Solved structure of RNA, together with DNA, 95 nucleotides shown.
It was solved together with Cas12i2.
The entry also models magnesium ions.
Released in 2020, the model rests on X-ray crystallography data to a resolution of 2.57 angstrom.
[PDB]
Context: bound to proteins that are not shown
RNA sequence: AGAAAUCCGUCUUUCAUUGACGGAACAGAGCAAGCAGGGUGACAUUAUU
DNA sequence: AATAATGTCACCCTGCTTGCTCTGTTGAAAGCGGC
DNA sequence: GCCGCTTTCTT
Repeated sequence: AGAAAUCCGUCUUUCAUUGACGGAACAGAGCAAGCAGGGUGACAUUAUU
RNA backbone atom coordinates (compact mmCIF):
# COMPACT_ATOMS: atom_id res chain seq x y z
C1' A A 1 0.00 0.00 0.00
C1' G A 2 -2.51 0.31 -6.02
C1' A A 3 -3.63 -7.48 -8.94
C1' A A 4 -0.77 -6.90 -11.34
C1' A A 5 4.20 -8.67 -13.34
C1' U A 6 8.36 -11.93 -17.86
C1' C A 7 14.10 -8.71 -12.84
C1' C A 8 17.62 -9.96 -16.79
C1' G A 9 18.76 -13.93 -20.08
C1' U A 10 20.26 -19.00 -22.51
C1' C A 11 19.64 -23.76 -25.19
C1' U A 12 16.82 -26.77 -29.36
C1' U A 13 15.93 -27.88 -37.92
C1' U A 14 12.40 -30.18 -30.89
C1' C A 15 10.45 -23.25 -29.26
C1' A A 16 7.79 -25.66 -24.55
C1' U A 17 0.79 -21.80 -20.32
C1' U A 18 3.91 -28.94 -16.23
C1' G A 19 10.58 -28.52 -21.85
C1' A A 20 15.58 -28.08 -19.76
C1' C A 21 18.20 -24.04 -17.23
C1' G A 22 21.89 -19.64 -15.71
C1' G A 23 23.28 -14.38 -13.39
C1' A A 24 25.71 -9.10 -7.73
C1' A A 25 24.65 -4.58 -9.81
C1' C A 26 25.78 0.44 -11.22
C1' A A 27 28.50 5.29 -12.81
C1' G A 28 32.04 7.94 -15.20
C1' A A 29 36.61 8.35 -17.31
C1' G A 30 40.38 6.01 -19.86
C1' C A 31 42.60 2.30 -22.91
C1' A A 32 42.72 -1.54 -26.42
C1' A A 33 40.90 -3.45 -30.73
C1' G A 34 37.22 -5.27 -34.75
C1' C A 35 34.22 -4.89 -39.20
C1' A A 36 32.16 -3.47 -44.24
C1' G A 37 33.40 -1.27 -48.45
C1' G A 38 37.24 1.39 -50.70
C1' G A 39 42.34 2.72 -51.64
C1' U A 40 47.63 1.73 -51.52
C1' G A 41 51.77 -1.90 -51.69
C1' A A 42 54.69 -6.31 -51.31
C1' C A 43 55.12 -11.64 -52.00
C1' A A 44 53.87 -16.49 -53.73
C1' U A 45 51.56 -20.78 -56.92
C1' U A 46 49.61 -21.74 -61.33
C1' A A 47 49.47 -21.43 -66.53
C1' U A 48 51.17 -20.04 -70.55
C1' U A 49 53.78 -16.92 -74.84
C1' DA B 1 61.78 -12.27 -70.31
C1' DA B 2 55.67 -10.94 -68.99
C1' DT B 3 50.72 -11.54 -68.83
C1' DA B 4 47.23 -12.89 -66.11
C1' DA B 5 44.54 -15.97 -63.10
C1' DT B 6 44.45 -16.98 -57.78
C1' DG B 7 45.87 -16.63 -53.28
C1' DT B 8 48.68 -14.64 -49.31
C1' DC B 9 50.38 -10.72 -46.38
C1' DA B 10 50.63 -5.74 -44.55
C1' DC B 11 49.50 -0.22 -44.27
C1' DC B 12 45.62 3.74 -44.52
C1' DC B 13 40.49 6.02 -44.67
C1' DT B 14 35.09 6.84 -42.79
C1' DG B 15 31.66 5.36 -39.59
C1' DC B 16 30.08 2.26 -36.91
C1' DT B 17 30.90 -1.93 -33.48
C1' DT B 18 33.26 -4.55 -29.25
C1' DG B 19 36.20 -6.05 -24.48
C1' DC B 20 38.99 -4.52 -20.59
C1' DT B 21 40.94 -1.55 -16.60
C1' DC B 22 40.61 1.99 -13.26
C1' DT B 23 38.24 4.15 -8.96
C1' DG B 24 34.61 4.07 -6.76
C1' DT B 25 29.33 3.37 -4.73
C1' DT B 26 25.08 0.22 -2.75
C1' DG B 27 27.37 2.33 5.89
C1' DA B 28 28.03 0.38 11.06
C1' DA B 29 26.46 0.76 15.49
C1' DA B 30 24.98 2.78 19.41
C1' DG B 31 20.98 6.06 22.28
C1' DC B 32 16.98 9.36 22.17
C1' DG B 33 11.89 10.67 22.44
C1' DG B 34 7.39 9.69 20.78
C1' DC B 35 4.45 6.14 19.80
C1' DG C 1 9.90 -2.91 20.25
C1' DC C 2 9.40 0.27 16.15
C1' DC C 3 10.14 4.63 13.79
C1' DG C 4 12.99 8.35 12.56
C1' DC C 5 16.20 11.22 14.25
C1' DT C 6 20.88 11.98 16.31
C1' DT C 7 25.85 10.84 16.88
C1' DT C 8 30.51 8.56 16.64
C1' DC C 9 33.02 4.66 14.66
C1' DT C 10 40.17 4.29 13.61
C1' DT C 11 37.05 -1.84 10.56